[PDB]
Context: one part of a larger RNA, bound to proteins that are not shown
C1' cells in the first nucleotide's frame, strides 16, 4: 500500500520528546489551501533552448611605470619635491642634477599682458576681473602600454625527431603442391596431316599474395576483423636482411594516396600566455538611485566613435513640469471642384472648346477644424531643471490600441508615427496566459474599506429585487442568402351598403386573334392590346400532347360571419455550419434562470488604500551619527554608499595537558554577510581589539585533481 505528485509554503490536527528547551517549543506526521528547478542566453524560459551525476577541494578584474586623468586625505604652501647614489642600517639621514606651478598669442622669426589674422581697428584664442593655488606623497575611480578578468582555436614560423608502419629505389638471399593446354623450331607424307618438342605478362587450383558480395560483428574476439563467396597465383610475381630517399619535402601503374593507428601539408620542442570584433564563465551581505535596444558615421550591420538616456560630486538657483490666458505658425481629417489627371447622362455643334446635371483623387486644392509646436506670463498647482567634472552600460526589442506605407484591408508578417504595458514588474481578475483589465510589493498582524472582476456547487460573496426577451443549450465558433419563428413599433389596401382562405354555382364573344417555324390557336415565341353581347368574365394566370379540349384561376353568387392581407424597420433567435487519439461553457449543472437588455442596491474580492507597531533614504528642527515631524524605499546592465568573513603582519589583551585549533549537534543573538552559549570528539597551539598587506569569499565554465 483509491495515490496525479519542481519535492516546497502557510495553516490546522495526531504522535513523540524536553541539555540555548514546557515555549510566539524541537522531531515527525495526516488533511486543506497555495505553488511552472537553477544558471545562461533572451523581444520572450518550467521549458521539449545551453551547461551540469554527486561532495570535496584547486578555479578568474592582477602587477608594473620617476606614465596621464579625477575623487578623497596629509605635509608644506607661492612655492612644492627629489632621482641615480653616498654614509649609516635592530633604526634613516644626506643627496638639487632634475621635475611641476609662475604668460600667453603665433605656423615661426618673434613680440609680450598682450598676441595672431590685416594695409588698423571686425574678430580668435589670452590676462584683468572670480588673482578660483600649487606641489610631494597615500588610498582609491578610470585611462594607457605589457599576457592585462579566466579558459578555448583551425593556423603561421624556427630547429630538430622520425622510411623499425607505409610510399619507392639499391645490394644481396630465398619462395611459388599438383593437374590442363600444347607456340616456334626440327623430322617425314601431300600452307595442310603425322610425329616430336615443351613456349607463354596461357588455363584450373593449394600455399602465399589480394580483398569481390552478403551477413555477423557495431561499449567487438579485433581502433578495420570472422564464416562463407570471390581476384591472381612463372610474372608488370611474393618475401627476408641490409640499406638510401622527408616536410612545401619525399615517394606515388595517380586516390591528394603513403610518409609510426586523424596528412589538401607528419611529429616534438619552442616562438607562445600567437590573435580571438566569437562562446562560455566571473563567487560576501545590506542601502540608495536607475537606464538603453534611438540618431548619424563606418570594408559598417551580432562590432565600434560621438551624441541620446543612468549615476556620483560641485555650482547655480527655480530656470523644470503639468495646466490656464495671449499670440503666432501649420495644410491633415473633413470637404470641395476654382486649377491638374480622371470620370457619369444629355443639349450644342467640323468634334478641343461650351452649358444643365453628376463624381474620385498619395503625389489635385476655392476651403478648411480638432489638435499640435515656439514665444510671454503665472495673473496657479507643483519640483524638477542647467552647466561642469569622475564612472558607466545601452546602440538585437516584443506586444496592443490608434494613424499610415509594403502584403491579399493575410499573418504571433515586415517597416515608421504615437500612447501604454513587457523588457527591468511582484499582487487580484481574464480556467490556464510578458503584452489585455485592475493595481507599482520597506518590514510585521488569525484587523478594516474598496479597484478590476464577481455572488447556484466546485469557490469568497444576494438561489437579490422589478419589467421584459429568447425554449434555441441559443448562451458556449463565421457569412452571402433564405424562413407563416417570435415580441416592439410602424407604412398601404378592402369590411355589421358585409371582404381574405373556405363549399356549390359561371367561365364567356368574334377567337381555331394579327407576328412567326412544318402545325404554334389563355397556355414556344419577336411586336401590339382597343371594340360586342353582361348582375358576370382580363384576346386572359401555372399545368396540359407536338396542337384544342380538360380540372383551376382573376371579376360574378345563395351561403358564410368576423378582420385581414402587403411590403417595411427592428429586439432575441433557426437554418446555412464537414477533419482528423476523447469529449466538454474551466467542470458540474442551468429556462422551476445559474442565459439575456434596463435599473437599483447588499456583500465578496489585491502585496492598492485605511489601523497599530516597527526600520531605512532624504530634508528641514533642535541639543555637542542622536531625537522629533514630514517623506521615501518593484527592479536588469549600471553608478554610489555602509559593512561581514579568510590568510598573513605589527602592537596590545590575554587563553591553554583541569586541555588550543580543527571536527560534530544545538530551540540562542544582530538588519544581513555573520557571531556567541552549552555539549561531544580532539590532543597542541589559539581566540578578541586597532592597524597594514592580500594568491581573500564559487553552483555553474561538455571547467581541473580527487573520492564516491
Nucleotide at each position: 500500500a483509491c495515490a496525479a505528485g519542481c519535492a516546497g509554503u502557510c495553516a490546522u490536527g495526531g504522535c513523540a520528546c524536553c541539555u540555548u528547551a514546557u515555549g510566539c517549543g524541537u522531531g515527525u506526521u495526516a488533511u486543506g489551501g497555495c505553488g511552472u528547478g537553477c544558471c545562461u542566453a533572451u523581444u520572450g524560459a518550467a521549458g521539449c533552448a545551453u551547461g551540469a551525476g554527486c561532495c570535496g577541494g584547486c578555479g578568474a578584474c592582477u602587477u608594473a611605470g620617476a606614465c596621464c586623468u579625477g575623487a578623497c586625505g596629509u605635509g608644506c604652501g607661492a612655492g612644492c619635491u627629489u632621482a641615480a647614489g653616498u654614509u649609516g642600517a635592530a633604526a634613516a639621514a644626506c643627496g638639487g642634477a632634475g621635475g611641476c606651478g609662475g604668460a600667453g598669442c603665433g605656423a615661426a622669426a618673434g613680440c609680450g599682458a598682450g598676441u595672431c589674422c590685416g594695409a588698423a581697428u571686425a574678430g580668435g584664442g589670452c590676462g584683468g576681473c572670480a588673482u578660483u593655488a600649487g606641489u610631494a606623497c597615500g588610498u582609491c575611480g578610470g585611462g594607457c602600454u605589457a599576457g592585462a578578468c579566466u579558459c578555448g582555436a583551425a593556423a603561421c614560423c624556427a630547429g630538430g625527431u622520425g622510411a623499425g608502419c607505409u610510399a619507392a629505389g639499391c645490394a644481396u638471399g630465398a619462395c611459388c603442391a599438383g593437374g590442363u593446354u600444347g607456340a616456334a623450331a626440327c623430322c617425314c607424307c601431300c600452307g595442310g596431316g603425322g610425329g616430336c618438342g615443351g613456349a607463354g605478362g596461357a588455363c584450373c587450383g593449394a600455399a602465399c599474395c589480394g580483398g569481390u558480395g552478403c551477413c555477423u560483428g557495431c561499449u567487438g574476439a579485433a581502433a578495420c576483423a570472422g564464416u562463407c563467396u570471390c581476384g591472381g597465383a612463372u610474372g608488370a610475381g611474393u618475401u627476408g636482411u641490409g640499406u638510401u630517399u622527408a616536410g612545401g619535402a619525399g615517394u606515388g601503374a595517380a586516390a591528394a594516396g603513403c610518409u609510426a593507428a586523424c596528412c589538401g601539408a607528419a611529429c616534438c620542442u619552442g616562438g607562445a600566455g600567437a590573435u580571438a570584433g566569437c562562446u562560455a564563465g566571473u563567487u560576501c551581505u545590506c542601502c540608495c538611485c536607475g537606464a538603453a535596444a534611438u540618431g548619424u558615421a563606418u570594408u559598417g550591420a551580432g562590432g565600434u566613435a560621438c551624441a541620446g538616456c543612468c549615476u556620483c560630486g560641485g555650482a547655480u538657483g527655480u530656470u523644470g513640469a503639468c495646466c490656464a490666458u495671449g499670440u503666432c505658425c501649420u495644410g491633415u481629417a473633413g470637404a470641395g471642384c476654382a486649377c491638374u489627371c480622371a470620370c457619369a447622362a444629355g443639349g450644342c455643334u467640323a468634334a478641343a472648346a461650351c452649358c444643365u446635371u453628376a463624381u474620385g483623387a498619395a503625389a489635385c486644392u476655392c476651403c478648411g477644424a480638432a489638435g499640435g509646436g515656439g514665444c510671454a506670463c503665472g495673473c496657479g498647482u507643483u519640483u524638477a531643471g542647467u552647466c561642469c567634472g569622475g564612472g558607466a552600460g545601452u546602440g538585437a526589442g516584443g506586444c496592443u490600441g490608434c494613424g499610415a506605407g509594403a502584403g491579399c484591408u493575410a499573418a504571433c508578417u515586415u517597416c515608421c508615427g504615437u500612447a501604454g504595458c513587457c523588457g527591468a514588474g511582484a499582487g487580484g481578475g481574464a480556467a490556464a496566459c510578458a503584452a489585455c483589465c485592475c493595481a507599482g510589493a520597506c518590514c510585521a498582524u488569525c484587523a478594516g474599506c474598496u479597484a478590476a472582476g464577481g455572488u447556484c456547487c466546485c469557490u469568497a460573496a444576494a438561489u437579490g429585487a422589478u419589467c421584459g426577451c429568447u425554449c434555441a443549450g441559443u448562451g458556449g465558433u463565421u457569412a452571402a442568402g433564405g424562413a407563416u419563428g417570435u415580441g416592439u413599433c410602424g407604412u398601404c389596401g378592402c369590411a355589421u351598403a358585409g371582404a381574405c382562405a373556405g363549399c356549390c354555382a359561371g367561365g364567356a364573344g368574334g377567337u381555331u386573334g394579327g407576328c412567326u417555324u412544318a402545325g404554334a390557336a389563355g397556355c414556344a415565341g419577336c411586336c401590339a392590346c382597343c371594340c360586342u353581347u353582361c348582375a358576370a368574365a382580363g384576346a386572359g394566370u401555372g399545368c396540359g400532347u407536338a396542337a384544342u379540349a380538360g380540372c383551376u384561376c382573376a371579376c360574378u353568387g345563395g351561403u358564410c360571419g368576423a378582420g385581414u392581407g402587403a411590403c417595411g424597420a427592428u429586439g432575441c433567435g433557426c437554418c446555412g455550419a464537414a477533419a482528423a487519439u476523447g469529449a466538454u461553457c474551466g467542470g458540474g449543472g442551468c429556462u422551476c434562470a445559474a442565459g439575456u437588455g434596463a435599473u437599483c442596491u447588499a456583500c465578496c474580492g489585491a502585496a492598492g488604500c485605511u489601523a497599530u507597531g516597527g526600520a531605512u533614504u532624504c530634508a528641514a528642527c533642535u541639543c555637542g551619527g542622536a531625537g522629533u515631524u514630514g517623506u521615501c524605499u518593484g527592479g536588469u546592465a549600471g553608478g554610489g554608499g555602509a559593512g561581514c568573513g579568510u590568510u598573513c603582519a605589527g602592537u596590545c589583551c590575554g587563553c591553554g595537558g583541569a586541555g588550543a585549533a580543527g571536527c560534530c549537534a544545538u530551540a540562542c543573538c544582530g538588519g544581513a554577510a555573520g557571531g556567541a552559549g552549552u555539549g561531544g570528539u580532539g590532543g597542541a597551539g589559539c581566540c578578541g581589539a586597532c592597524u597594514g598587506a592580500a594568491g581573500u569569499g564559487c553552483g555553474g565554465a561538455u571547467g581541473c585533481c580527487g573520492g564516491c